[PDB]
Context: one part of a larger RNA, bound to proteins that are not shown
C1' cells in the first nucleotide's frame, strides 16, 4: 500500500433561548429557563508525589481522538514574607561509628565489652 | 593559656513534616501570599537590670484544729516522687458546635383565595481576671427497727447518713478584650477617589437528636495494652546573708533579642501511578433539612457542576430495563436466570440437641387518612 | 390524695371515612425433608480452581537441667530462641464435644547396653632386613552381634470336610504368618464385575434413600463411628414462584443504521 473514508468516536440522566466576542461558536462568556453532585458529594482543606501545572495579558501552527474566539497548550512577565505553623530537639523498631576480634581483601562481627573512655567548677 | 580544685558506675551519632514537644488570636488587605502582611490585643524563652513591694535590729513570712490559703516569703552536693506516660468496648452525666420550637425588630418571595404566614441577619477570637461545676479529703458525731445509693449494687465501726468546710477540673456565668470590629436596613454624595450619616445588631424553650470533648463507673485478657528529652515538688542543710542597711531579682512593673529552611498550586472521572487529559489504583480531617431505625435507598439547602463528538431517523442482530393469555421446570448435565418472600405489631412455632440453639422454624392476621379520648412529666407555693 | 404556669415524645383504645386501598415509590429473609463433608469464626493459587484444601482450639508422642536443645554464620572475644529455665522452649502428627482408639518389633528407622569372641583408619609397638620396605600383634567409633520401641514408617491369610428335605456351615482337619483386620462402617467422595440385590420415591429412575455384605482394593490419632450449630462446598425431593418451555409476542433506552468532523488495526 490494499483493507478504508471503513472499525469506530455508545458508562457517569440534560439542556434551550437570547445578546456580545469573532473571519468562523453544540462545547467562548453575560442573562434567562430546565437539571444533576445530595454533606461516606461532582463541596471545603490537606499528607505523599508533581514542579510552576498559581495570576494577569496575548495567540499564527501543534495539543484538547468533533469543533475551538476557549484551555492545566503557547508566548512575555508576575508571584509563596512566621520568635508562636512544621522541620530544626527527644526517643522508638532499627542503622553506623569508637575498644576490640576474624577475614587474602573488598570488608564481617560488635554498641559497652576483657578501654587508662568523661563532666564541671576558682584565679 | 597556664595554674589550682571537685565528682566519676558506665564512657558517642543517625532514626517520626501522623509519636513526646516553650509561646498568637481577631478583624482588614492581593489578579495570585496570609495564624506568616498591615491594625489591634497578646504569649513564651534567652539575657541583662532598676524602681516598688515582701523579709530581716535574738538573721531566711504569717494564718487555719483540720483538709489548705495568700503577692512575694534563702537553699549547695547528693537523694526520693510526680508529670511527660499511654489498650478495646459499654451505658450515664457535664460541656462547645450543629439541628430543632417559640417571640421581636428590620429585609426578600406569594398574595383569585388563604397563611399574625414562607424565608434570611441578630455574632463576640486569643489573652488577664473573678464566681461556680464530677471525684476525692477535713472537722464533729457515732449507726440494725440497719442506712445512704445508680440506668447499672457498691460504701459504710479502717466512720456511714446528717451538719459545716478545702480542693484538682471550663471548651460555664461576668468584667475587660469590645463594640471603637463584623453584620443588616435607610437616606443622600459621586467624575474618580467608592465617600458621608442615621438606626439596630434581641428575649426564651427543648431533646434517648447529630458531632467533639470531659468525668465518674463498668467489662475483656493465659492479650494488662512505648521510651527519652523535659519540666516540678519533696527530703536534705552546704554556702551566705542587716542594723544601716543588706536581701529572695519562683512577687508587680521596667530593658534588650529570638538566627536557618518549607511557605504558590493539584491532592484527582485533567495537575500522583497506571506508555495517555485512562469508568482502574492511591492516606486523612469538617457532614445540613424531610421521609425513615438509620452517614439504608429517594428529594432538596449551602458549595459546584451542566465535562463525556454532535444532527436525523427508529430496520435486523445485540446490550440494558420490563410486561405476558393457560400450564408451571414438561425446558437443561443442572430452577443457570428471573420470579416469588420481605418493614413493624400481635398470635403460633416441630424433630433435634453439646439444653447454649434450632428459630425470623414452618405458617398466619393488622397497617392509610380524619375527629377524637386515655396514659406515661418537670417548677413554685400546704 | 391540692392549686397555678410550662413541656416534647412514645404508647393503647374509638367514631368517621375510601372503587378493601393503605411498610401504596424507596427500602426489604424464599421455605422445608434428607445424604456426603469440613465442627465452627479465619485464611490462600493478585491475572480460569475460595474448595472437603490450610489454620484453628482440643488430644498425643519427641529432645533438652545451660560445659545443655534447637538453629544461623567463612571466621570471629560472632549470634536468634533469651529481659528465656520444663505449666519453659525446641520438633512432629491428628484435627470441636460424644465413644473409641484393637493384633504385629520379622522388614526399614530411632534408642539402649556391651566385656566381645567377629570386622577394624592413621599414628604408636615389635621383628626382618644395608636401607627404602615388608610382615606381625594391638587396635577408637561405626558396622555386626543382643534389648526396647508402632499417636515410629507401616503390616493386619489360603485351603477342605461336617447339622435327620434343601441350603449354610456353629463344629473339625491341614497348610502358613511378626501378625493374620478386632470394635466399627459400606456399591460410602472408596466396589471392578456394576445400571449389585431387595424396599421406598416416579406414569416411568443408570440419579436420591434405607436395607444386605466373603469389602478387586472398608477399618481405627496413615485416626473408626456418631453428630447440634455453622457452610457464596457436593448431591436428592417437596411446597411457593415464575417467559427456562409449549410458543412466541409486544415496548422503552444506547447502538447497529445516513450524514459532518475525525479517523485506525490484525491479516495480505
Nucleotide at each position: 500500500g490494499g483493507u478504508a473514508g471503513u472499525a469506530g468516536c455508545a458508562a457517569a440522566u440534560a439542556c434551550u433561548u437570547c445578546a456580545a466576542u469573532g473571519a468562523g461558536a453544540a462545547c467562548u462568556u453575560g442573562a434567562a429557563g430546565g437539571a444533576c453532585c445530595g454533606a461516606a458529594g461532582u463541596g471545603g482543606g490537606g499528607a505523599a508525589a508533581g514542579g510552576u501545572u498559581c495570576c494577569a495579558u496575548g495567540u499564527g501552527a501543534a495539543c484538547a481522538g468533533c469543533g475551538g474566539u476557549u484551555g492545566g497548550a503557547c508566548a512575555u512577565g508576575g508571584g509563596u514574607u512566621a520568635g508562636u505553623c512544621g522541620a530544626u530537639c527527644c526517643u522508638a523498631a532499627g542503622c553506623c561509628a569508637u575498644a576490640g576480634g576474624g577475614a587474602a581483601g573488598u570488608u564481617c562481627c560488635g554498641u559497652u565489652u576483657c578501654a587508662a573512655a568523661g563532666g564541671g567548677g576558682c584565679a | 593559656g597556664u595554674g589550682c580544685c571537685c565528682c566519676g558506675u558506665g564512657u558517642g551519632g543517625c532514626g517520626a513534616a501522623a509519636g513526646g514537644g516553650a509561646a498568637g488570636c481577631c478583624g482588614g488587605u492581593u489578579a495570585a501570599c496570609a495564624u506568616u502582611c498591615c491594625g489591634g490585643c497578646a504569649c513564651c524563652u534567652g539575657g541583662a537590670u532598676g524602681u516598688g513591694g515582701g523579709u530581716u535590729u535574738u538573721g531566711c513570712g504569717c494564718g487555719g484544729c483540720a483538709a489548705c490559703g495568700c503577692a512575694a516569703c534563702u537553699g549547695a552536693a547528693c537523694g526520693c516522687g510526680g508529670a511527660g506516660a499511654c489498650g478495646a468496648c459499654g451505658g450515664c452525666g457535664g460541656g462547645g458546635g450543629c439541628c430543632c420550637c417559640g417571640g421581636g425588630c428590620a429585609g426578600a418571595g406569594u398574595u383569585c383565595u388563604c397563611u399574625u404566614u414562607u424565608c434570611u441577619u441578630c455574632u463576640u477570637a486569643a489573652c488577664g481576671g473573678u464566681c461556680u461545676a464530677u471525684c476525692a479529703c477535713c472537722c464533729u458525731g457515732a449507726a440494725a427497727a440497719c442506712a445512704g445509693u445508680u440506668u447499672g449494687u457498691c460504701u459504710g465501726g479502717a466512720g456511714a447518713u446528717a451538719g459545716g468546710g478545702u480542693u484538682u477540673a471550663a471548651u460555664g456565668g461576668c468584667c475587660g478584650g469590645a463594640a471603637g470590629a463584623g453584620c443588616c436596613c435607610g437616606a443622600c454624595a459621586c467624575u474618580u477617589c467608592u465617600g458621608u450619616c442615621g438606626g439596630g445588631u434581641c428575649c426564651g424553650g427543648u431533646g434517648c437528636g447529630c458531632u467533639c470533648u470531659c468525668g465518674a463507673c463498668g467489662u475483656c485478657c493465659c492479650u494488662u495494652g512505648a521510651a527519652a528529652a523535659u519540666c516540678c515538688g519533696c527530703g536534705g542543710g552546704a554556702g551566705g546573708g542587716a542594723a544601716u542597711a543588706a536581701u529572695u531579682c519562683u512577687c508587680a512593673c521596667g530593658c534588650c533579642a529570638g538566627g536557618u529552611c518549607g511557605u504558590a498550586c493539584u491532592c484527582a472521572u485533567a495537575a500522583c501511578c497506571g506508555c495517555a487529559g485512562c469508568a482502574g489504583g492511591u492516606c486523612u480531617c469538617c457532614a445540613a433539612g424531610g421521609u425513615g431505625a438509620a452517614c439504608a435507598g429517594c428529594c432538596u439547602c449551602u458549595g459546584g457542576u451542566u465535562g463525556a463528538u454532535a444532527g436525523a431517523a427508529c430496520a435486523a442482530u445485540g446490550u440494558a430495563g420490563a410486561u405476558a393469555a393457560g400450564g408451571g421446570a414438561a425446558g437443561u448435565c443442572g430452577g443457570c436466570a428471573a420470579a416469588a418472600u420481605a418493614g413493624a405489631u400481635c398470635c403460633g412455632u416441630a424433630a433435634c440437641u453439646u439444653c447454649g440453639g434450632g428459630a425470623a422454624a414452618a405458617g398466619g392476621a393488622u397497617u392509610g387518612g380524619c375527629u377524637c379520648u386515655a396514659a406515661g412529666g418537670g417548677u413554685u407555693g400546704g | 390524695a391540692c392549686a397555678a404556669c410550662c413541656a416534647a415524645c412514645u404508647u393503647a383504645g374509638a367514631a368517621c371515612u375510601g372503587g378493601u386501598a393503605c411498610g401504596g415509590a424507596c427500602a426489604g429473609g424464599g421455605g422445608g425433608a434428607a445424604u456426603c463433608u469440613g465442627a465452627c469464626u479465619g485464611u490462600c493459587u493478585a491475572a480460569u480452581u475460595a474448595a472437603a484444601a490450610c489454620a484453628u482450639a482440643g488430644c498425643a508422642u519427641u529432645g533438652c537441667g545451660a560445659u545443655g536443645g534447637c538453629c544461623a554464620g567463612a571466621a570471629a572475644g560472632u549470634g536468634g530462641u533469651g529481659u528465656u529455665g520444663a505449666c519453659g522452649c525446641a520438633a512432629u502428627g491428628u484435627g470441636a464435644u460424644u465413644u473409641c482408639u484393637g493384633c504385629c518389633c520379622a522388614g526399614u528407622g530411632c534408642u539402649c547396653u556391651g566385656a566381645a569372641u567377629g570386622u577394624c583408619a592413621a599414628a604408636g609397638u615389635g621383628a626382618a632386613g644395608a636401607a627404602a620396605u615388608u610382615c606381625a600383634a594391638c587396635c577408637a567409633a561405626g558396622c555386626g552381634c543382643g534389648g526396647g520401641u508402632a499417636a515410629a514408617c507401616g503390616g493386619c491369610g489360603g485351603g477342605a470336610g461336617u447339622a435327620a428335605c434343601u441350603a449354610u456351615g456353629a463344629c473339625u482337619c491341614u497348610c502358613u504368618u511378626a501378625a493374620g483386620g478386632u470394635a466399627g462402617c459400606c456399591a460410602a467422595a472408596u466396589g471392578c464385575c456394576u445400571c449389585g440385590u431387595c424396599a421406598u420415591c416416579u406414569a416411568a429412575u443408570u440419579a436420591g434413600u434405607g436395607a444386605c455384605g466373603c469389602g478387586c482394593a472398608u477399618g481405627a490419632a496413615u485416626g473408626g463411628a456418631u453428630u447440634a450449630a455453622c457452610g457464596a462446598g457436593a448431591u436428592u425431593c417437596c411446597c411457593a414462584c415464575u417467559g427456562u418451555c409449549c410458543c412466541u409476542a409486544u415496548c422503552u433506552a444506547c447502538u447497529a443504521u445516513c450524514u459532518a468532523g475525525c479517523g485506525a488495526a490484525a491479516c495480505c

Entry title: Structure of the translating Neurospora crassa ribosome arrested by cycloheximide. Solved structure of RNA (26S rRNA, nucleotides 1426 to 2324) from Neurospora crassa, 773 nucleotides shown. The structure was determined by electron microscopy at 2.7 angstrom resolution and released in 2021. The sample was in a buffer at pH 7.6. An Rfam search finds the family "Eukaryotic large subunit ribosomal RNA" in it. Keywords: Protein Synthesis Inhibitor, Cytosolic Ribosome, Polysomal Ribosome, Peptidyl Transferase Center, TRANSLATION. Taxonomically the source falls in Neurospora (Eukaryota, Fungi, saccharomyceta, Sordariaceae). Ions in the entry include magnesium.